[PDB]
Shown are 55 nucleotides from a PDB entry: RNA (fragment of 23S rRNA).
The structure was determined by X-ray diffraction at 2.65 angstrom resolution and released in 2003.
Keywords: ribosome, ribosomal protein, RNA-protein complex.
The entry also contains 50s ribosomal protein L1P, not shown here.
Primary citation: Nikulin et al., Nat.Struct.Biol. (2003), "Structure of the L1 protuberance in the ribosome".
Entry title: Structure of the L1 protuberance in the ribosome.
Context: bound to proteins that are not shown
RNA sequence: GGGAUGCGUAGGAUAGGUGGGAGCCGCAAGGCGCCGGUGAAAUACCACCCUUCCC
Numbered sequence: 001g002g003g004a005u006g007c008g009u010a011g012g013a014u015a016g017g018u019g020g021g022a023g024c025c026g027c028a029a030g031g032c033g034c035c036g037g038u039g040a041a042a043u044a045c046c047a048c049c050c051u052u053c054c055c
Base pairs, nucleotide, nucleotide: 001055002054003053004052006050013043016049017048018047019046020045023032024031025030
């Protein structure tokens, strides 16, 4: 470097983090996110920094 991986409680759930973010995929239907909410922290999407494993 490429593919995996990360389980206190609350949170429809296995939340390693952080920045960007109000949108993203789709002809559409629809899904996902924002919103609402829980929480110490929020999650789509784009990235970067990690743990452990594989090559």